The PDB entry is titled "Structure of the mitochondrial ribosome from Tetrahymena thermophila". An RNA structure (LSU rRNA_2, nucleotides 1137 to 1736) from Tetrahymena thermophila (strain SB210), in which 594 nucleotides are resolved. The reconstruction used 99,300 particles. Among the 95 different proteins in the entry, which are not shown, are Ribosomal protein L28, mL104 and 30S ribosomal protein S17. It was solved by cryo-EM to 3.7 angstroms. It holds a match to the Rfam family "Bacterial large subunit ribosomal RNA". Rfam links the family to the GO terms structural constituent of ribosome and ribosome. Its Rfam clan is "LSU clan".

Context: one part of a larger RNA, bound to proteins that are not shown
RNA sequence: AUGAGUAGUAGACAUAAUGUGAGAAUCAUUAUCGCCUGAUAUACAAGGGUUACUAAAUUUGAUAAUCUUAUUUAGUGUAAGUCGAUUUCUAAGAUAUAAAAGUAUAUUGUUAUCAAUGAAUAUAAAAUAUAAAAUAUCUAAUAAACUACUUUUUAUAUUAUAUAAAAUUUUUUAUAAUAUA
RNA sequence: GGUGGUUUAGUGACUGGAAAUGUUUAUAUUUUAUUAAAUCGUACUAACUCUAACACAAGUGUUUAAGUAGAAUAUAUAAUGGCGAAGGAGUAAAAAGUAUUGAAGGAACUAGGCAAAAUAACCCUGUAACUUUGGGAGAAAGGGGGCUUUUAAGCAACUGAAAAGAGAGAGUAGCGACUGUUUAAUAAAAACAUAAGAUUUUGCAAAAUUUAAAUAUGAUGUAUAAAAUCUGACACCUGCCCGGUGCUGCAAGGUGAAUCUAUUUUAGUUAACGCUGAAAUAUUAAACCCCAGUAAACGGCGGCCGUAACCCUGACGGUCCUAAGGUAGCAAAAUUCCUUGGCGGGUAAGUUCCGUCCUGCAUGAAUGGUGUAACGACUGCUCUGCUGUCUCCAAUACUUGCUCUACGAAAUU
Repeated sequence: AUGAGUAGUAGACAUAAUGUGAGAAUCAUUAUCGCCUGAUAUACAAGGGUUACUAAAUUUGAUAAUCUUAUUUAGUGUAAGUCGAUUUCUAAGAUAUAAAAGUAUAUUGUUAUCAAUGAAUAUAAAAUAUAAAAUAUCUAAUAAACUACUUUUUAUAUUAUAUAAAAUUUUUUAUAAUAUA
Repeated sequence: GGUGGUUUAGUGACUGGAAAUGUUUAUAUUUUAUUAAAUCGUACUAACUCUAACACAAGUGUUUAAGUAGAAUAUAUAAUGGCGAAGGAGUAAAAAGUAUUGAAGGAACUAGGCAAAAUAACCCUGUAACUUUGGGAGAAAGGGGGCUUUUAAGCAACUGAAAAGAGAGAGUAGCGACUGUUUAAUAAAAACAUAAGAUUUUGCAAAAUUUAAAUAUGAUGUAUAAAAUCUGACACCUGCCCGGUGCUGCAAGGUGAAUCUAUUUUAGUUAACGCUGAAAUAUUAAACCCCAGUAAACGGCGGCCGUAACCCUGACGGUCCUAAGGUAGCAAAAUUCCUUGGCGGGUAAGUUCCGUCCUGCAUGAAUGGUGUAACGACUGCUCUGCUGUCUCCAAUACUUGCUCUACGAAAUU
RNA backbone atom coordinates (compact mmCIF):
# COMPACT_ATOMS: atom_id res chain seq x y z
C1' A A 1 0.00 0.00 0.00
C1' U A 2 -4.78 -3.44 0.50
C1' G A 3 -8.85 -4.72 3.81
C1' A A 4 -11.33 0.93 4.54
C1' G A 5 -12.72 6.35 4.68
C1' U A 6 -14.66 0.03 6.67
C1' A A 7 -15.88 -2.09 12.28
C1' G A 8 -15.90 1.72 15.77
C1' U A 9 -15.65 6.54 18.87
C1' A A 10 -20.67 3.55 25.39
C1' G A 11 -22.94 5.98 29.46
C1' A A 12 -26.65 10.89 33.62
C1' C A 13 -33.14 12.13 27.52
C1' A A 14 -31.11 17.56 27.34
C1' U A 15 -32.15 22.57 25.50
C1' A A 16 -31.64 28.03 24.88
C1' A A 17 -30.22 33.14 25.10
C1' U A 18 -26.18 36.40 26.31
C1' G A 19 -21.02 37.09 26.51
C1' U A 20 -15.62 36.12 25.32
C1' G A 21 -13.00 35.31 20.72
C1' A A 22 -9.67 35.45 14.52
C1' G A 23 -13.20 31.23 14.75
C1' A A 24 -18.04 28.18 19.22
C1' A A 25 -23.53 22.08 19.00
C1' U A 26 -18.81 21.22 22.42
C1' C A 27 -15.50 26.72 26.68
C1' A A 28 -17.75 30.34 30.95
C1' U A 29 -22.07 32.46 33.20
C1' U A 30 -27.70 32.69 33.75
C1' A A 31 -32.49 30.09 33.42
C1' U A 32 -35.87 25.54 32.73
C1' C A 33 -35.41 20.19 33.05
C1' G A 34 -33.32 15.60 34.30
C1' C A 35 -29.87 11.13 36.58
C1' C A 36 -27.25 9.03 41.17
C1' U A 37 -28.70 9.83 46.51
C1' G A 38 -25.96 3.85 52.79
C1' A A 39 -23.74 6.46 46.49
C1' U A 40 -21.11 8.78 40.64
C1' A A 41 -22.30 12.59 47.94
C1' U A 42 -18.83 13.60 52.52
C1' A A 43 -14.07 13.42 55.73
C1' C A 44 -9.19 10.56 56.73
C1' A A 45 -4.41 6.30 57.27
C1' A A 46 -2.23 4.98 52.48
C1' G A 47 -0.04 5.35 47.49
C1' G A 48 1.59 9.10 43.77
C1' G A 49 4.98 13.51 43.70
C1' U A 50 3.30 19.66 41.93
C1' U A 51 -1.28 17.66 39.47
C1' A A 52 -3.42 22.07 43.24
C1' C A 53 -3.63 27.85 41.83
C1' U A 54 -2.44 31.96 38.17
C1' A A 55 -0.79 33.86 33.22
C1' A A 56 0.43 32.77 27.98
C1' A A 57 0.43 29.20 23.46
C1' U A 58 -1.83 25.03 20.41
C1' U A 59 1.98 20.23 19.03
C1' U A 60 -0.47 12.27 19.19
C1' G A 61 -6.30 14.77 24.09
C1' A A 62 -10.58 8.47 20.18
C1' U A 63 -14.49 14.83 17.18
C1' A A 64 -13.69 20.03 17.53
C1' A A 65 -11.61 23.34 21.17
C1' U A 66 -10.95 30.28 22.98
C1' C A 67 -11.05 24.77 27.63
C1' U A 68 -7.10 21.73 30.81
C1' U A 69 -5.74 16.15 36.23
C1' A A 70 -3.52 15.40 26.86
C1' U A 71 0.93 18.02 25.83
C1' U A 72 4.42 22.68 25.90
C1' U A 73 6.63 27.44 28.67
C1' A A 74 7.03 30.31 33.12
C1' G A 75 5.64 32.05 37.84
C1' U A 76 3.10 31.56 42.65
C1' G A 77 2.00 28.66 46.94
C1' U A 78 2.32 24.43 52.32
C1' A A 79 4.33 29.68 58.27
C1' A A 80 3.63 25.50 64.48
C1' G A 81 6.72 26.27 72.32
C1' U A 82 1.83 22.47 71.90
C1' C A 83 -1.49 19.06 67.04
C1' G A 84 0.79 14.84 63.39
C1' A A 85 5.71 12.50 63.66
C1' U A 86 10.75 12.56 65.41
C1' U A 87 12.16 10.93 70.83
C1' U A 88 11.14 6.72 75.15
C1' C A 89 8.86 1.62 75.67
C1' U A 90 8.11 -3.05 73.69
C1' A A 91 5.55 -7.59 69.69
C1' A A 92 6.20 -10.72 64.80
C1' G A 93 10.81 -10.01 62.33
C1' A A 94 15.54 -8.32 60.17
C1' U A 95 21.05 -8.57 61.07
C1' A A 96 29.34 -9.14 56.39
C1' U A 97 27.39 -7.78 64.05
C1' A A 98 29.77 -8.29 70.92
C1' A A 99 31.21 -12.74 73.58
C1' A A 100 31.44 -18.05 72.30
C1' A A 101 30.40 -22.39 69.50
C1' G A 102 30.05 -25.34 64.90
C1' U A 103 32.82 -26.62 60.33
C1' A A 104 34.86 -28.26 53.80
C1' U A 105 34.33 -21.45 53.12
C1' A A 106 29.09 -26.70 53.15
C1' U A 107 26.43 -22.16 59.37
C1' U A 108 24.50 -20.08 63.88
C1' G A 109 23.42 -15.08 65.78
C1' U A 110 19.87 -15.18 73.93
C1' U A 111 24.21 -8.78 72.80
C1' A A 112 23.69 -4.25 70.05
C1' U A 113 21.46 -1.29 66.22
C1' C A 114 16.99 -1.08 63.23
C1' A A 115 11.76 -2.19 63.05
C1' A A 116 3.78 -0.38 64.45
C1' U A 117 0.07 -2.18 62.26
C1' G A 118 0.18 -1.09 69.42
C1' A A 119 0.53 1.88 74.99
C1' A A 120 1.10 7.07 77.61
C1' U A 121 2.11 12.30 77.43
C1' A A 122 2.72 18.98 77.10
C1' U A 123 4.05 22.86 79.96
C1' A A 124 9.55 23.79 84.42
C1' A A 125 13.97 19.69 83.48
C1' A A 126 16.85 14.80 84.51
C1' A A 127 17.67 10.28 87.60
C1' U A 128 17.48 5.96 91.49
C1' A A 129 13.89 3.09 94.80
C1' U A 130 8.59 1.76 95.70
C1' A A 131 3.30 1.40 94.60
C1' A A 132 -0.91 2.45 91.94
C1' A A 133 -3.33 4.18 87.48
C1' A A 134 -3.92 4.82 82.08
C1' U A 135 -6.18 -0.74 81.15
C1' A A 136 -10.15 -5.72 79.85
C1' U A 137 -14.73 -5.79 77.04
C1' C A 138 -20.15 -6.22 76.92
C1' U A 139 -24.15 -6.72 80.77
C1' A A 140 -31.16 -8.28 83.15
C1' A A 141 -33.46 -7.78 88.44
C1' U A 142 -29.94 -5.47 93.84
C1' A A 143 -27.36 -0.75 96.64
C1' A A 144 -25.78 4.16 96.55
C1' A A 145 -24.28 9.08 94.18
C1' C A 146 -25.14 12.95 89.66
C1' U A 147 -26.66 15.46 85.49
C1' A A 148 -29.73 15.30 81.23
C1' C A 149 -34.99 14.35 78.85
C1' U A 150 -39.61 14.68 75.86
C1' U A 151 -43.89 15.23 72.16
C1' U A 152 -49.33 15.44 72.44
C1' U A 153 -54.99 15.65 73.10
C1' U A 154 -60.35 18.67 74.62
C1' A A 155 -62.85 23.52 74.55
C1' U A 156 -63.37 28.71 75.57
C1' A A 157 -63.60 33.93 75.17
C1' U A 158 -60.69 38.23 76.86
C1' U A 159 -55.86 41.16 76.60
C1' A A 160 -51.64 42.37 73.73
C1' U A 161 -47.87 41.48 69.16
C1' A A 162 -47.41 40.96 63.26
C1' U A 163 -50.60 40.63 58.81
C1' A A 164 -54.37 43.82 53.92
C1' A A 165 -53.33 39.46 50.24
C1' A A 166 -51.98 33.92 45.10
C1' A A 167 -55.34 31.19 39.33
C1' U A 168 -60.39 31.69 41.79
C1' U A 169 -63.53 32.98 45.91
C1' U A 170 -64.22 36.50 50.76
C1' U A 171 -63.01 38.30 53.93
C1' U A 172 -59.42 37.54 57.72
C1' U A 173 -55.72 34.60 59.29
C1' A A 174 -51.46 33.59 62.36
C1' U A 175 -47.99 33.56 66.85
C1' A A 176 -48.28 33.70 72.22
C1' A A 177 -49.74 35.48 77.66
C1' U A 178 -53.76 34.83 81.03
C1' A A 179 -58.22 32.38 82.59
C1' U A 180 -62.18 27.85 82.37
C1' A A 181 -62.41 22.89 83.44
C1' G B 1 -42.44 10.09 90.06
C1' G B 2 -42.35 7.92 84.89
C1' U B 3 -37.77 8.13 80.68
C1' G B 4 -32.69 7.59 80.21
C1' G B 5 -26.92 8.67 81.07
C1' U B 6 -22.10 8.54 83.86
C1' U B 7 -19.40 6.39 88.14
C1' U B 8 -18.73 2.66 92.23
C1' A B 9 -19.71 -2.14 94.19
C1' G B 10 -22.47 -6.31 92.62
C1' U B 11 -25.29 -9.83 89.45
C1' G B 12 -24.80 -12.47 84.49
C1' A B 13 -21.50 -14.36 80.01
C1' C B 14 -16.56 -15.65 77.97
C1' U B 15 -10.69 -21.60 78.96
C1' G B 16 -7.68 -14.14 78.41
C1' G B 17 -8.04 -9.14 79.06
C1' A B 18 -0.49 -9.19 74.35
C1' A B 19 4.41 -7.30 76.27
C1' A B 20 7.09 -3.08 78.28
C1' U B 21 13.40 -1.82 81.49
C1' G B 22 8.51 2.48 79.48
C1' U B 23 5.04 7.49 80.09
C1' U B 24 1.51 9.92 83.50
C1' U B 25 0.35 10.53 88.94
C1' A B 26 2.22 10.22 94.10
C1' U B 27 5.73 9.33 98.16
C1' A B 28 11.20 9.06 100.22
C1' U B 29 16.16 10.83 99.03
C1' U B 30 18.91 14.11 95.16
C1' U B 31 20.57 17.23 91.19
C1' U B 32 19.66 21.07 87.52
C1' A B 33 16.94 25.42 86.17
C1' U B 34 15.37 33.29 85.03
C1' U B 35 13.18 36.11 79.10
C1' A B 36 13.65 29.80 76.41
C1' A B 37 11.48 25.91 73.76
C1' A B 38 15.39 22.38 67.88
C1' U B 39 14.68 19.29 63.12
C1' C B 40 11.10 17.21 59.32
C1' G B 41 5.82 17.18 57.73
C1' U B 42 1.53 20.46 56.46
C1' A B 43 -0.32 22.41 49.20
C1' C B 44 -4.10 19.23 45.97
C1' U B 45 -5.90 14.46 45.12
C1' A B 46 -9.51 8.45 47.85
C1' A B 47 -10.49 8.95 41.78
C1' C B 48 -9.79 10.73 33.96
C1' U B 49 -4.01 12.06 39.50
C1' C B 50 -3.15 5.34 43.31
C1' U B 51 -3.35 -0.28 41.16
C1' A B 52 -5.29 -2.47 35.37
C1' A B 53 -0.40 -0.04 28.62
C1' C B 54 -5.74 4.67 27.27
C1' A B 55 -11.45 10.22 29.84
C1' C B 56 -10.43 1.56 30.78
C1' A B 57 -17.36 1.33 32.41
C1' A B 58 -13.31 -3.09 36.63
C1' G B 59 -10.42 -3.39 41.48
C1' U B 60 -8.85 -0.79 46.68
C1' G B 61 -8.99 -0.30 54.00
C1' U B 62 -12.09 3.32 57.22
C1' U B 63 -15.75 7.52 58.91
C1' U B 64 -20.76 10.78 58.45
C1' A B 65 -25.72 8.55 56.42
C1' A B 66 -31.44 15.35 56.28
C1' G B 67 -36.64 14.40 56.52
C1' U B 68 -41.65 11.14 55.53
C1' A B 69 -43.48 5.88 55.74
C1' G B 70 -40.95 1.64 57.88
C1' A B 71 -38.56 -3.58 62.31
C1' A B 72 -34.53 -1.93 59.27
C1' U B 73 -28.03 0.96 56.31
C1' A B 74 -33.83 -3.29 52.53
C1' U B 75 -37.79 -0.79 49.13
C1' A B 76 -40.28 4.28 46.95
C1' U B 77 -39.22 9.57 47.32
C1' A B 78 -36.10 13.81 47.27
C1' A B 79 -34.30 18.61 50.32
C1' U B 80 -28.69 19.58 50.42
C1' G B 81 -24.45 18.42 47.67
C1' G B 82 -22.36 16.62 43.15
C1' C B 83 -23.00 15.82 37.60
C1' G B 84 -25.45 16.50 33.01
C1' A B 85 -19.52 12.88 31.01
C1' A B 86 -13.73 14.42 26.19
C1' G B 87 -18.73 12.87 18.86
C1' G B 88 -22.78 14.66 17.11
C1' A B 89 -27.22 15.73 13.45
C1' G B 90 -31.02 13.21 10.80
C1' U B 91 -33.83 8.65 9.38
C1' A B 92 -37.50 5.21 11.90
C1' A B 93 -36.04 -1.21 6.58
C1' A B 94 -34.01 -6.33 7.55
C1' A B 95 -31.01 -9.29 10.82
C1' A B 96 -29.41 -8.66 16.12
C1' G B 97 -29.48 -7.03 21.39
C1' U B 98 -32.04 -5.24 26.25
C1' A B 99 -37.29 -5.13 27.78
C1' U B 100 -43.24 -4.73 27.70
C1' U B 101 -48.32 -6.86 26.41
C1' G B 102 -51.17 -11.16 24.22
C1' A B 103 -56.54 -14.24 21.85
C1' A B 104 -57.95 -19.85 22.43
C1' G B 105 -54.89 -23.94 24.18
C1' G B 106 -51.41 -24.87 28.44
C1' A B 107 -44.83 -28.48 28.27
C1' A B 108 -47.86 -30.81 22.74
C1' C B 109 -41.19 -27.60 22.61
C1' U B 110 -37.10 -30.17 24.04
C1' A B 111 -30.87 -33.89 25.39
C1' G B 112 -33.78 -31.72 29.88
C1' G B 113 -40.02 -27.19 31.31
C1' C B 114 -32.95 -24.64 30.66
C1' A B 115 -35.02 -19.52 30.19
C1' A B 116 -39.42 -16.92 31.19
C1' A B 117 -43.93 -16.68 33.92
C1' A B 118 -45.89 -17.44 38.78
C1' U B 119 -45.35 -17.41 44.46
C1' A B 120 -43.59 -13.16 47.40
C1' A B 121 -43.43 -9.17 53.75
C1' C B 122 -47.02 -8.85 58.32
C1' C B 123 -51.46 -10.79 61.40
C1' C B 124 -55.20 -15.08 62.26
C1' U B 125 -57.11 -20.17 61.68
C1' G B 126 -54.83 -24.86 60.56
C1' U B 127 -50.97 -28.40 59.75
C1' A B 128 -49.50 -35.65 57.40
C1' A B 129 -46.30 -40.09 56.87
C1' C B 130 -41.52 -40.76 58.95
C1' U B 131 -38.48 -39.60 63.27
C1' U B 132 -32.05 -39.92 66.54
C1' U B 133 -38.37 -36.74 69.94
C1' G B 134 -34.48 -31.75 68.40
C1' G B 135 -37.27 -31.76 64.11
C1' G B 136 -40.03 -32.33 59.68
C1' A B 137 -42.78 -27.15 59.28
C1' G B 138 -42.94 -21.01 56.79
C1' A B 139 -45.49 -28.25 55.71
C1' A B 140 -49.62 -28.56 52.83
C1' A B 141 -54.67 -26.10 52.49
C1' G B 142 -57.70 -21.49 53.36
C1' G B 143 -58.74 -16.47 54.93
C1' G B 144 -57.90 -10.88 55.95
C1' G B 145 -56.27 -5.43 55.16
C1' G B 146 -61.39 -0.09 52.84
C1' C B 147 -65.98 4.16 54.07
C1' U B 148 -69.87 5.13 57.11
C1' U B 149 -72.77 5.86 60.82
C1' U B 150 -74.71 2.58 63.45
C1' U B 151 -72.64 -1.59 65.73
C1' A B 152 -75.44 -2.25 60.55
C1' A B 153 -78.37 -10.46 59.85
C1' G B 154 -75.22 -2.10 56.92
C1' C B 155 -72.69 0.14 52.54
C1' A B 156 -68.87 -1.01 48.81
C1' A B 157 -69.82 -0.70 41.35
C1' C B 158 -62.70 -3.52 37.41
C1' U B 159 -58.09 -3.45 40.23
C1' G B 160 -56.24 -2.29 47.64
C1' A B 161 -50.39 -4.53 53.21
C1' A B 162 -53.80 0.43 46.62
C1' A B 163 -47.91 2.10 43.31
C1' A B 164 -42.49 -0.22 44.82
C1' G B 165 -40.11 -4.33 47.70
C1' A B 166 -39.33 -9.98 50.10
C1' G B 167 -40.55 -18.34 49.50
C1' A B 168 -43.31 -21.77 44.21
C1' G B 169 -45.22 -26.35 46.65
C1' A B 170 -45.67 -31.59 47.06
C1' G B 171 -44.42 -37.34 46.15
C1' U B 172 -40.08 -40.94 45.59
C1' A B 173 -34.97 -43.36 44.59
C1' G B 174 -29.12 -43.24 44.42
C1' C B 175 -24.08 -41.24 46.75
C1' G B 176 -22.30 -38.70 50.90
C1' A B 177 -23.94 -38.06 57.60
C1' C B 178 -24.32 -32.54 58.50
C1' U B 179 -21.79 -26.57 58.33
C1' G B 180 -17.49 -26.21 55.36
C1' U B 181 -13.26 -26.64 51.48
C1' U B 182 -11.28 -27.26 46.06
C1' U B 183 -9.07 -27.32 40.12
C1' A B 184 -7.48 -17.95 39.95
C1' A B 185 -8.80 -18.47 33.55
C1' U B 186 -14.23 -24.40 30.66
C1' A B 187 -15.21 -29.45 35.89
C1' A B 188 -17.96 -26.92 43.04
C1' A B 189 -19.56 -32.53 42.67
C1' A B 190 -20.87 -38.60 44.91
C1' A B 191 -14.11 -35.86 45.28
C1' C B 192 -11.14 -33.32 49.81
C1' A B 193 -11.58 -32.48 55.05
C1' U B 194 -14.39 -33.47 59.37
C1' A B 195 -16.23 -35.26 64.56
C1' A B 196 -15.79 -40.63 65.59
C1' G B 197 -13.38 -45.96 65.46
C1' A B 198 -8.98 -49.32 65.16
C1' U B 199 -4.01 -50.76 64.48
C1' U B 200 1.61 -49.33 65.00
C1' U B 201 5.87 -46.50 67.41
C1' U B 202 7.56 -43.48 71.83
C1' G B 203 8.99 -43.78 79.43
C1' C B 204 11.63 -38.39 78.90
C1' A B 205 18.24 -34.41 77.56
C1' A B 206 11.16 -39.00 74.79
C1' A B 207 10.40 -41.41 69.50
C1' A B 208 9.38 -38.84 64.80
C1' U B 209 10.94 -34.28 62.35
C1' U B 210 15.44 -30.15 60.28
C1' U B 211 20.65 -29.63 59.08
C1' A B 212 27.10 -32.04 57.13
C1' A B 213 27.28 -30.63 62.38
C1' A B 214 26.44 -27.37 66.61
C1' U B 215 21.45 -26.52 66.86
C1' A B 216 16.42 -25.87 65.83
C1' U B 217 12.24 -28.27 67.51
C1' G B 218 8.47 -31.56 69.63
C1' A B 219 7.02 -28.84 74.74
C1' U B 220 8.53 -25.52 79.73
C1' G B 221 4.05 -30.61 77.02
C1' U B 222 4.77 -36.32 80.11
C1' A B 223 1.06 -42.26 77.84
C1' U B 224 -6.61 -39.06 79.34
C1' A B 225 0.28 -36.84 76.00
C1' A B 226 2.93 -36.59 71.14
C1' A B 227 3.90 -38.87 65.61
C1' A B 228 2.52 -41.64 61.50
C1' U B 229 -1.36 -44.78 58.82
C1' C B 230 -6.22 -46.67 56.63
C1' U B 231 -11.45 -46.02 57.17
C1' G B 232 -15.18 -42.00 58.15
C1' A B 233 -21.87 -39.40 62.27
C1' C B 234 -25.09 -43.10 64.70
C1' A B 235 -27.55 -48.27 65.13
C1' C B 236 -26.81 -53.90 63.91
C1' C B 237 -22.62 -56.55 62.25
C1' U B 238 -17.23 -56.50 60.95
C1' G B 239 -17.11 -64.27 59.28
C1' C B 240 -12.85 -68.74 57.51
C1' C B 241 -7.54 -69.24 56.20
C1' C B 242 -0.60 -67.75 58.20
C1' G B 243 0.10 -71.92 52.18
C1' G B 244 2.10 -67.31 49.05
C1' U B 245 4.07 -62.07 49.20
C1' G B 246 5.21 -58.36 52.67
C1' C B 247 6.51 -56.65 57.89
C1' U B 248 8.65 -57.70 62.72
C1' G B 249 11.47 -61.05 65.64
C1' C B 250 15.28 -64.78 65.53
C1' A B 251 17.76 -70.01 70.24
C1' A B 252 20.48 -73.65 67.62
C1' G B 253 22.05 -74.70 62.65
C1' G B 254 24.00 -73.40 57.27
C1' U B 255 26.68 -69.60 53.85
C1' G B 256 29.70 -65.55 55.51
C1' A B 257 34.97 -59.93 55.34
C1' A B 258 39.05 -57.77 57.15
C1' U B 259 42.37 -57.72 61.35
C1' C B 260 45.06 -60.52 65.31
C1' U B 261 47.14 -65.65 66.00
C1' A B 262 48.72 -70.46 64.83
C1' U B 263 49.65 -74.25 61.19
C1' U B 264 50.75 -76.15 56.43
C1' U B 265 52.45 -75.77 51.22
C1' U B 266 55.57 -73.34 47.69
C1' A B 267 58.38 -69.96 44.10
C1' G B 268 62.47 -66.43 42.80
C1' U B 269 67.36 -64.41 43.75
C1' U B 270 72.39 -64.21 46.16
C1' A B 271 79.36 -67.28 46.44
C1' A B 272 77.26 -67.40 51.38
C1' C B 273 74.38 -65.84 55.61
C1' G B 274 69.88 -63.78 54.28
C1' C B 275 66.22 -60.44 52.25
C1' U B 276 61.37 -60.90 49.78
C1' G B 277 56.80 -62.95 47.97
C1' A B 278 52.31 -66.17 46.79
C1' A B 279 48.44 -69.63 47.86
C1' A B 280 45.51 -72.73 51.22
C1' U B 281 43.07 -74.45 55.98
C1' A B 282 41.23 -73.16 61.23
C1' U B 283 38.76 -68.91 64.23
C1' U B 284 34.13 -65.07 63.44
C1' A B 285 30.13 -59.81 63.28
C1' A B 286 25.62 -57.46 61.08
C1' A B 287 22.90 -59.20 56.93
C1' C B 288 20.74 -63.44 53.85
C1' C B 289 18.51 -68.68 54.01
C1' C B 290 15.77 -72.24 57.24
C1' C B 291 12.18 -71.74 61.54
C1' A B 292 8.48 -68.99 64.39
C1' G B 293 4.77 -65.05 64.54
C1' U B 294 1.49 -61.41 62.10
C1' A B 295 -4.83 -60.99 58.52
C1' A B 296 -9.31 -53.20 61.03
C1' A B 297 -1.52 -55.66 56.48
C1' C B 298 -1.71 -56.75 51.48
C1' G B 299 -4.07 -60.92 49.46
C1' G B 300 -7.25 -65.28 48.78
C1' C B 301 -11.99 -68.31 49.40
C1' G B 302 -13.24 -75.40 44.95
C1' G B 303 -14.89 -79.35 41.93
C1' C B 304 -16.52 -84.41 40.44
C1' C B 305 -20.33 -88.86 41.05
C1' G B 306 -25.08 -90.43 42.33
C1' U B 307 -29.25 -89.98 45.49
C1' A B 308 -35.99 -88.53 47.48
C1' A B 309 -44.34 -91.99 44.33
C1' C B 310 -41.91 -87.55 36.80
C1' C B 311 -37.24 -85.73 33.73
C1' C B 312 -35.10 -81.60 36.08
C1' U B 313 -34.45 -80.02 41.21
C1' G B 314 -30.60 -82.08 45.57
C1' A B 315 -31.30 -81.76 52.45
C1' C B 316 -28.04 -85.83 52.49
C1' G B 317 -24.00 -89.55 51.25
C1' G B 318 -19.52 -90.57 49.11
C1' U B 319 -15.45 -88.87 45.86
C1' C B 320 -10.46 -85.75 44.69
C1' C B 321 -7.97 -81.45 46.18
C1' U B 322 -6.82 -77.15 49.04
C1' A B 323 -3.59 -72.79 53.65
C1' A B 324 -8.90 -72.16 53.70
C1' G B 325 -13.37 -73.23 50.45
C1' G B 326 -17.63 -66.46 49.39
C1' U B 327 -20.40 -67.13 56.01
C1' A B 328 -24.17 -62.92 57.32
C1' G B 329 -26.39 -59.39 54.18
C1' C B 330 -27.45 -57.01 49.62
C1' A B 331 -28.37 -58.00 44.43
C1' A B 332 -29.80 -56.08 36.09
C1' A B 333 -26.68 -52.13 41.26
C1' A B 334 -22.33 -45.53 39.89
C1' U B 335 -20.80 -53.13 39.60
C1' U B 336 -24.97 -57.00 34.03
C1' C B 337 -21.38 -58.88 28.05
C1' C B 338 -26.11 -61.68 25.93
C1' U B 339 -30.17 -56.90 27.86
C1' U B 340 -35.20 -52.46 25.96
C1' G B 341 -33.63 -59.56 30.98
C1' G B 342 -39.10 -61.88 33.30
C1' C B 343 -43.72 -60.25 36.13
C1' G B 344 -46.34 -56.07 38.24
C1' G B 345 -47.13 -50.51 38.89
C1' G B 346 -47.63 -45.51 36.48
C1' U B 347 -48.87 -43.31 30.96
C1' A B 348 -53.87 -43.22 25.24
C1' A B 349 -48.67 -45.66 24.41
C1' G B 350 -42.42 -45.39 28.47
C1' U B 351 -35.26 -48.58 26.15
C1' U B 352 -35.28 -44.04 31.55
C1' C B 353 -37.82 -44.28 36.92
C1' C B 354 -40.19 -47.24 41.45
C1' G B 355 -41.09 -52.16 43.50
C1' U B 356 -39.81 -57.57 42.86
C1' C B 357 -37.47 -62.45 41.32
C1' C B 358 -32.19 -64.63 40.72
C1' U B 359 -26.72 -68.34 36.38
C1' G B 360 -23.90 -62.19 40.90
C1' C B 361 -20.08 -62.76 32.67
C1' A B 362 -16.48 -59.58 36.38
C1' U B 363 -21.04 -58.34 44.37
C1' G B 364 -19.21 -58.88 49.33
C1' A B 365 -17.87 -56.74 55.02
C1' A B 366 -12.64 -50.85 58.15
C1' U B 367 -10.25 -50.25 49.22
C1' G B 368 -15.23 -51.38 55.03
C1' G B 369 -21.10 -54.69 54.24
C1' U B 370 -26.71 -53.31 55.33
C1' G B 371 -30.10 -49.58 56.82
C1' U B 372 -31.00 -44.58 58.23
C1' A B 373 -34.42 -38.89 60.44
C1' A B 374 -32.04 -34.11 59.10
C1' C B 375 -28.81 -30.99 55.27
C1' G B 376 -27.71 -30.36 49.90
C1' A B 377 -26.71 -23.91 44.06
C1' C B 378 -25.49 -32.41 43.53
C1' U B 379 -27.63 -36.77 39.72
C1' G B 380 -32.54 -39.59 37.80
C1' C B 381 -38.21 -40.12 37.37
C1' U B 382 -43.34 -38.22 38.39
C1' C B 383 -47.70 -34.65 39.84
C1' U B 384 -50.64 -29.74 40.57
C1' G B 385 -50.26 -24.73 39.45
C1' C B 386 -48.06 -21.28 36.03
C1' U B 387 -46.69 -19.55 31.42
C1' G B 388 -44.96 -17.20 23.97
C1' U B 389 -40.83 -22.85 25.44
C1' C B 390 -44.20 -24.75 21.31
C1' U B 391 -49.00 -25.09 17.80
C1' C B 392 -47.77 -19.67 15.27
C1' C B 393 -46.11 -15.96 15.48
C1' A B 394 -47.74 -10.50 15.60
C1' A B 395 -47.45 -5.16 17.22
C1' U B 396 -44.63 -1.57 20.13
C1' A B 397 -40.11 1.55 22.95
C1' C B 398 -34.91 2.48 23.26
C1' U B 399 -30.00 0.76 21.39
C1' U B 400 -27.46 -1.05 17.16
C1' G B 401 -28.07 -0.29 12.00
C1' C B 402 -28.73 2.84 7.03
C1' U B 403 -27.72 8.64 5.09
C1' C B 404 -24.61 13.28 5.64
C1' U B 405 -20.36 15.21 8.55
C1' A B 406 -15.27 15.27 11.87
C1' C B 407 -11.73 11.55 13.28
C1' G B 408 -9.98 6.63 12.02
C1' A B 409 -8.18 0.35 13.50
C1' A B 410 -7.35 -5.28 12.87
C1' A B 411 -5.77 -10.40 11.36
C1' U B 412 -5.26 -11.29 6.14
C1' U B 413 -3.07 -10.77 0.66